[PDB]
Context: one part of a larger RNA, bound to proteins that are not shown
RNA sequence: AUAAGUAACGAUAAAGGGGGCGAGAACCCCCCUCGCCGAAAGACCAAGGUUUCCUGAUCAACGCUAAUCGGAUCAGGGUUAGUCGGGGCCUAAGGAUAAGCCGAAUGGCGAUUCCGAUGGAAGAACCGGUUAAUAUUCCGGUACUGAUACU
RNA sequence: GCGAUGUGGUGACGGAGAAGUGACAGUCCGGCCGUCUGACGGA
RNA sequence: UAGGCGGUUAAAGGGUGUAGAUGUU
RNA sequence: CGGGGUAGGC
RNA sequence: AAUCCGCCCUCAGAGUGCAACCUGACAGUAC
RNA sequence: GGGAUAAAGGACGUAA
RNA sequence: CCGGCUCCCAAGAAAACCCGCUAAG
RNA sequence: UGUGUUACCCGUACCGUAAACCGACACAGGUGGUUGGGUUGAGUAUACUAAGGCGCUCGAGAGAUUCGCGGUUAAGGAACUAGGCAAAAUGGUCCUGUAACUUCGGGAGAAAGGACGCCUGUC
RNA sequence: GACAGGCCGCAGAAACCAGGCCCAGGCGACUGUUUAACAAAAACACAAGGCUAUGCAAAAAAGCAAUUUGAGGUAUAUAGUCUGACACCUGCCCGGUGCUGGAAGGUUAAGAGGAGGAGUCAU
RNA sequence: GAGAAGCUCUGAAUUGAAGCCCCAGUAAACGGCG
RNA sequence: CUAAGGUAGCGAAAUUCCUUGUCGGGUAAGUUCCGACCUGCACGAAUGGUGUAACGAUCUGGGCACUGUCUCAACCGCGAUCUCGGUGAAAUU
Numbered sequence: 001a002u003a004a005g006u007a008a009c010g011a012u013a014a015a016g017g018g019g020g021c022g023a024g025a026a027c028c029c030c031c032c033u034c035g036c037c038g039a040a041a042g043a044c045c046a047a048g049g050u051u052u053c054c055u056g057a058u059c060a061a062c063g064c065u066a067a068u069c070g071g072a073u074c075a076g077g078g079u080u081a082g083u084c085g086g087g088g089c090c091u092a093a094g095g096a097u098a099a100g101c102c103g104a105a106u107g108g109c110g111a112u113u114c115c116g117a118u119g120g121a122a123g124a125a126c127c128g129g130u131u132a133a134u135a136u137u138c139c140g141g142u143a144c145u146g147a148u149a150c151u
Numbered sequence: 152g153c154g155a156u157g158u159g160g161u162g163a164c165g166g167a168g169a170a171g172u173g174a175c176a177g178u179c180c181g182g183c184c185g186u187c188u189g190a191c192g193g194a
Numbered sequence: 195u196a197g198g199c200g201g202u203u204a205a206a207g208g209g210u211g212u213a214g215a216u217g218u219u
Numbered sequence: 220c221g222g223g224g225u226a227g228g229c
Numbered sequence: 230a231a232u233c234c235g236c237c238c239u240c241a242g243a244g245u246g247c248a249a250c251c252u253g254a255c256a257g258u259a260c
Numbered sequence: 261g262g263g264a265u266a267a268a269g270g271a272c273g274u275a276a
Numbered sequence: 277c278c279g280g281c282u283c284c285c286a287a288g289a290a291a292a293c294c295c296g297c298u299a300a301g
Numbered sequence: 302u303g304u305g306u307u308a309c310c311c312g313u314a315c316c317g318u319a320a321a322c323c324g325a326c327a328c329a330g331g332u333g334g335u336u337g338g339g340u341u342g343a344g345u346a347u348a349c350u351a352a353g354g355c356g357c358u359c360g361a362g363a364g365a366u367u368c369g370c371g372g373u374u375a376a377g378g379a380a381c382u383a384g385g386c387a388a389a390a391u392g393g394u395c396c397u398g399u400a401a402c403u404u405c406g407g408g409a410g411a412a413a414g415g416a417c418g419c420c421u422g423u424c
Numbered sequence: 425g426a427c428a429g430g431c432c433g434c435a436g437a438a439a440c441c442a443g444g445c446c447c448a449g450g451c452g453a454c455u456g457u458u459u460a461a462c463a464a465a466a467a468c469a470c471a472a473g474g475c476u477a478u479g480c481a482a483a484a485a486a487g488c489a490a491u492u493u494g495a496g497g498u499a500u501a502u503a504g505u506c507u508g509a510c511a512c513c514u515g516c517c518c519g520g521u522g523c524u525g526g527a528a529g530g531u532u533a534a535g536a537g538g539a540g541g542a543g544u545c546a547u
Numbered sequence: 548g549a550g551a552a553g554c555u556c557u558g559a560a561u562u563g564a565a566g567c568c569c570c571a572g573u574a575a576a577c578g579g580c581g
Numbered sequence: 582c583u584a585a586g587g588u589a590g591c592g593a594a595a596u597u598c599c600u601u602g603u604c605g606g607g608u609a610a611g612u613u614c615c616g617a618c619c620u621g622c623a624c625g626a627a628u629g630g631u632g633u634a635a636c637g638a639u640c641u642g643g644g645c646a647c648u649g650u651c652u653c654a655a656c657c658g659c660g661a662u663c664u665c666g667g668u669g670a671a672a673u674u
Stems, first nucleotide, its partner, number of pairs: 001674001008668002015033006034356004042336004048316002052314001053077006062070002082144002084312003089120002094115003100109003125142005145308002148305003153301001157297004165284004171277001177272004182202007209247001285288001322331002338350003359666004367661008376652002380650001385647001393417005402407001404509001418431006432436001444645007451637002456468002472507007484493003510632004515580003520577002522573005529568002535562002540557005547549001590624001591621001602618005
C1' cells in the first nucleotide's frame, strides 16, 4: 500500500441556559438550574513515585475530537521542629563473626559478641489563626523534657 | 562519699465473654445574640 | 409577625481521689 | 519466719 | 546467688465523670 | 485591627 | 473506669531503659 | 529550689480504593492502617441527603433490521430441554403449631397457619 | 405493649431490603484443602484404628565432613506405612514374593601358605 | 645332553566371612481364596 | 486337582457383556428412578464388608408452588446499530 474513511474513540452518573476572555468555544472561567457518590467516588497516613505542587508565558508534539484548557513545553517560585516521624539506645527471626571444628581450591560451620524492627525505651505539646503554594514546624495562647552556669 | 564489667529486682506480655458507672459526638426541648419578611391561599 | 436562617466553641497540661474497682492478708 | 534481694561473698 | 538472722510493711493502690485551662475559635451582620 | 459577643440551661445518648 | 473483672485451655518473646548490692576502684 | 543560657542530624511539597503506586495506556483489575454527619433501621445492611467531591476528554440527528441490559403479557402451566438452565415464586417481626428418624445434641426457621396502616379512649 | 370502637385504600412486612419447600436414592462421617488461567469432586486432609522400627551419640532426615533437625523430647515418646467419625464385624491360605530368626552340612572373595613346574647358568 | 645353586615367573594341598542353597515363622505384609 | 478353595454381609451395583434381564411401584405412555429375584461375563471383608443421625454451590429420580422454558409470540425503554461533523486502526493480500 489493501482491507477503509471501515472497526473503534475504554463502564447508559446527564445535562441546559446566560455572561467572559479570545482569530477561533459542545468541552475553558464565572453565575442559575439539573443530575451522581456520600462506611465514599469525602477526610488523614504508610508503601511506592519523585516536582506531578503554585504562578506567568505557550498550543508544535502529548490529550483517542476541538481546545483560549491540562498531571503537556519553558521559566520563576514553594517543603522552616528541643517535643511530631525517624535516627541516636535495646534486642527477635535471621546474618556476620571470636576462640575452635571441618574441608582439592573457592570455602562450610561455630558464642552469652556485634548487626538486624515489623516489637521495647524512665526525654518531652496541644488548640487556633495566617500563604498562590508550609505548618503539633511560622505567629498567638497555654504546657512539658534534657544538658549547662551561678544561687 | 560515689557506687559495675559480676549478680539481683523491674520491664514482661493469651483467648473469649458480658455487665454496672458514664463523657465526647449526635438528637430533642428551651433561653440569649445577629439577620431577613422570601412565586400563589395562611403566618 | 409569627416564623425562616446563622450562631451561642474548645485541647494538651493541672486539680479532686467522686461513680466504680481492688484490698483486714 | 523461712526464700530472696540488700547490707555480700565471688 | 545458696544450709541466717533481726526488721518494717499495700491499709492504702489504681480511677472515669466533675472543677479549672476558658475574658481563645467558626459562621453571618455591621464597620 | 476593634464591636454585638463574658451571646442560660436542661432531657436522653454515651467504655472513651 | 478497663494493662480492670469473670471463665477456659491450646498455657500465651528477648534485651535494654529504670531501681539494688557489694568487688574493683 | 531559684533564675537565666542552651537543645545538633534527617523527613516534612504533591498523589496515595489512583490519570501520579503494580498492570506497555490518562487501562472497568490489584493496593496495608485511621476517620467516616443526618433520617431509616438490629446494623458500618438498605434508601434518600449535609460537608466535601464529581457528571467518568468525542458529539449531533434519526428512532429500520439485529444484538446487549431491562419491563409487561390473554388462555394454558415444564407440553421446553440432555437436564425446570434461566426466570418466576418464597422472604420481615410477633403469636400458634411442628413428622419419620436420631449418635438424645438434633432433625427445626421442619411442614402448616394468624396479626400488622391511621384516629379515639382504656389499662 | 395490649383491649375495644371507628376511618381510608386494590393492596398497611407498604418502596429499597428480605429462606422456596417436601419425598426418596448413590458417594463421602463431619468444618476444611486442590488442578493461578477449561475439572471443587466421590479426589486430598481429617479426628481415630492397626502393624512395624526405635533403650537414647535413639531410630529416622539433611550434610563431603564438621554439624543441625528429631528434642533438649525419652516408649502414655518419636518415626515409617496402610485404613479413615461412629455402630455391627473383620473368615480360610505361609505354596509364590518380601521380611524375620536358625542346628549341622554344601558352594564361596581378597588375603595367607607355598609342594611341584618353567626360563637362564656355572659345570 | 642333562644341567646345581642364585634370580624371575607360575603353582597344588592346606587356611579363609557375610551371601546363596537348606530349615522354620510371619497375611490390619505384598498376594491368593475351583 | 490345589497353599486354600470366597465365610458373614451384599448383589443387573460408581462393578452385569448378553441387557431396555424378569416381576412390582410410579405415568395416558418410564432404555432413567425406586423395591424385589440371583443366571455375581468380571462383589466381598482395614488398596476394609455392610449400614448410619447430621452435614454437601456433590450426583440421581419424583411432587407442591411458580412462571415467556414452551404452544407462539407481541409490545415497550436505554446502550450498541443507521445518517452527518471530528479523529482513525487490524487480521488478510
Solved structure of RNA (23S rRNA, nucleotides 1291 to 2027) from Porphyromonas gingivalis, 674 nucleotides shown. The sample was in a buffer at pH 7.5. Primary citation: Hiregange et al., Nucleic Acids Res. (2025), "Structural studies of ribosome from an anaerobic Bacteroidetes human pathogen Porphyromonas gingivalis". The organism belongs to Porphyromonas, within Bacteria. It was solved by cryo-EM to 2.6 angstroms. Among the 30 different proteins in the entry, which are not shown, are Large ribosomal subunit protein uL3, Large ribosomal subunit protein uL23 and DUF4295 domain-containing protein. It comes from the structure "50S subunit of P. gingivalis ribosome with Lefamulin". Rfam match: Bacterial large subunit ribosomal RNA. Its Rfam clan is "LSU clan". On this family, see Yusupov et al., Science 2001: "Crystal structure of the ribosome at 5.5 A resolution".